Context: one part of a larger RNA, bound to proteins that are not shown
RNA sequence: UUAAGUUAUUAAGGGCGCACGGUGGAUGCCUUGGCACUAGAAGCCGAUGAAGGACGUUACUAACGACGAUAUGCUUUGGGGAGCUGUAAGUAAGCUUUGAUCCAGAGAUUUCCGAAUGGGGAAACCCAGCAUGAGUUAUGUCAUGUUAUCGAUAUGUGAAUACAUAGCAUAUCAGAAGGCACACCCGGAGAACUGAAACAUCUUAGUACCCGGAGGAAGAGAAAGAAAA
RNA sequence: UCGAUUCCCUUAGUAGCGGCGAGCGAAACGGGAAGAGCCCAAACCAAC
RNA sequence: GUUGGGGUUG
RNA sequence: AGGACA
RNA sequence: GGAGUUACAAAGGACGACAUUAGACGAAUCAUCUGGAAAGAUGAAUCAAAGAAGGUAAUAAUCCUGUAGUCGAAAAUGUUGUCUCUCUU
RNA sequence: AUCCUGAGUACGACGGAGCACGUGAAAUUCCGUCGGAAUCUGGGAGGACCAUCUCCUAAGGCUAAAUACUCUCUAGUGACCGAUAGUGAAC
RNA sequence: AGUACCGUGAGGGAAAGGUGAAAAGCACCCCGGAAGGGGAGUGAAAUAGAACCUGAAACCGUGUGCUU
Numbered sequence: 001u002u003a004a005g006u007u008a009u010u011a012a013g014g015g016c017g018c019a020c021g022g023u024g025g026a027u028g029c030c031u032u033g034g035c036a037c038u039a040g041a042a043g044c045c046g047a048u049g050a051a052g053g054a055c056g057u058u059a060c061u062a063a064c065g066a067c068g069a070u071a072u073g074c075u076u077u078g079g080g081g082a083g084c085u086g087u088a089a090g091u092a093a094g095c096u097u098u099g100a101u102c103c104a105g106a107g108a109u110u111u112c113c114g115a116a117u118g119g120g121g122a123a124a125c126c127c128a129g130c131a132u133g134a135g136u137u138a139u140g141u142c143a144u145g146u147u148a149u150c151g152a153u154a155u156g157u158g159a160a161u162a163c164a165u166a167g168c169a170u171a172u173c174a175g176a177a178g179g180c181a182c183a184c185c186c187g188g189a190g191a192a193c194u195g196a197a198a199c200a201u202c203u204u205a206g207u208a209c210c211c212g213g214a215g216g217a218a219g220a221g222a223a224a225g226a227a228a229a
Numbered sequence: 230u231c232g233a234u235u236c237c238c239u240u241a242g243u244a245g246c247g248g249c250g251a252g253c254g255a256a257a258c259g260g261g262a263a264g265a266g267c268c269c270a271a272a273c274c275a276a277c
Numbered sequence: 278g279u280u281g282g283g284g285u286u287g
Numbered sequence: 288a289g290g291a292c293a
Numbered sequence: 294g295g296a297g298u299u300a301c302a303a304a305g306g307a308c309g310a311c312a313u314u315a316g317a318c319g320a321a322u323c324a325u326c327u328g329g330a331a332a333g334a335u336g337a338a339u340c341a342a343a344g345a346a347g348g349u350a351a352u353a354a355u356c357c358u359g360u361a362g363u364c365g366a367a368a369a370u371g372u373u374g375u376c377u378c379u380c381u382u
Numbered sequence: 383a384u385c386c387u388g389a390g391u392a393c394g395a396c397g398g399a400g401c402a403c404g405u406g407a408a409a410u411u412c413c414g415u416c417g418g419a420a421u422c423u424g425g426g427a428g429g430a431c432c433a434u435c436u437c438c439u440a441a442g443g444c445u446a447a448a449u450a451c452u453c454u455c456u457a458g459u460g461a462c463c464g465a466u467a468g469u470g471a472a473c
Numbered sequence: 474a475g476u477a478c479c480g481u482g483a484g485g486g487a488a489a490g491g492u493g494a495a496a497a498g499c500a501c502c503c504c505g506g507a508a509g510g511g512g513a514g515u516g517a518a519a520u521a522g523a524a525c526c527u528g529a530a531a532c533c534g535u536g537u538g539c540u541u
Stems, first nucleotide, its partner, number of pairs: 013541010028526001029491002033463002035460007042452002045178001052113003055068003059091002064086001065072001074107006083095003118127003128147007149176002151173007184215001185213004195202001199248001225231002235262004245253002266444003269388001273282005287422001288387004294381004305377010316364003322337005338355002340344001346358003393417007424439005478485002498525001501512004
């Protein structure tokens, strides 16, 4: 140097382990809200306009709670004794020991719809009559009250039809209407799946649902009874 | 013998009912809670 | 007839 | 059995 | 005299009672340690007809709101007793 | 016991219903249709029905309490839940 | 919350709790249009910074001890 033989190095990416992140909302702890009951009380309101709503009310403004054009509240009687103008921060402007905010009793206010009842209507709207009062030269506009139906009472008036009655007009009453926890209760009416290992009698079951009527309970109730002492 | 009604226990899943099938199913007695009895119609009187 | 009195049971 | 009547 | 508005007839008044619907008073603890914070630990006390409960910077009978117990109503609402008032003999 | 004591009533037939009970030995209660009493020597029931006995006195009405329930209110309770639970709903 | 949403209507019908003891809720500086960050502060704690106690798993990444 050659020949023959042997065995590495690579990791595009992958695998296992580990470390550190993200995502996600399990788990633990917690409770503002539930669940099941006990005791005492109470249960259902409404034409004196209910239940439930609509629309509005705060200095600012959406929603909720509260309140109703006296609106985020008014009076009063008691309580309470320094903060307060909701939730609910934020200012701004204020209130308050000459007693506020707040709590309880009682009053006053309480728009519009809704049985909704002056008429209509597609709830929260539209359109009226009459009387009274504002305003306007006057009309238009406005404010307040009143006007449903069926009942009740009492004054007339009037048919077919002679008497009568039916009916009609007017005043007075404000009786009914509608709602619900309508849970329990009374009544009217009343299924089916299902069980019967099928099904019709039967069963489910006088149950579910529907309708009517009420009460704080209802129903029942004072022996033509139970019986055989 | 009891002495209005209602409600609880028990009677008893008994008696009974039933295509005597599936099923349905008392009550009186006894023990308790509570406890309360009354008003008319009629005959008959007074009057219009 | 309509009001009073009266009456209410084994 | 109660009442009316007595 | 006896019966009554709960059936047995039905309307009312006087006074009192209680209760409800606001509230008031209400005993007794300090220190150190660890901690951001003490009610925890430690040491020494107290009250209790009150050691139910909740809150307070961690777990408090004695810090707070309370609890046991006691007190309280101008007004309204009830339930109620007596007097009354009714009917009867 | 001289008069009164609830009449289209009780009751019956047919059709039904309610009674624990299905029509059955079915009494007892009610409804429709049709019929339809008795009058204290009366009437009704005692599970067909008859007789005796026994108990009661229908066909007028009223009545508290013991009982049922909870949308609520007040005060409380739990070997009930603890955010997919517990109300559908802790907002 | 009988809300949102769905349905002509009758009707059906949710999801969604937790900063910290106290808002002391991050003055000020820096990059950035902002969003979002790194500092500096508050706080016992800021990987308690509001999408806020704890923060499992699936799943998604970065580094590499052995291996292919």
Source information
The RNA (23S rRNA, nucleotides 3 to 570) from Staphylococcus aureus subsp. aureus USA300 has 541 modelled nucleotides. The entry also models zinc, magnesium and potassium ions. It holds a match to the Rfam family "Bacterial large subunit ribosomal RNA". Rfam links the family to the GO terms structural constituent of ribosome and ribosome. Its Rfam clan is "LSU clan". The organism belongs to Staphylococcus aureus, within Bacteria. Among the 27 different proteins in the entry, which are not shown, are Large ribosomal subunit protein uL30, Large ribosomal subunit protein bL27 and Large ribosomal subunit protein bL28. The work is reported in "Structural studies on ribosomes of differentially macrolide-resistant Staphylococcus aureus strains" (Rivalta et al., Life Sci Alliance, 2025). It comes from the structure "Cryo-EM structure of the A2085-methylated 50S ribosome of a MLSb resistant S. aureus strain 'MNY196' in complex with solithromycin".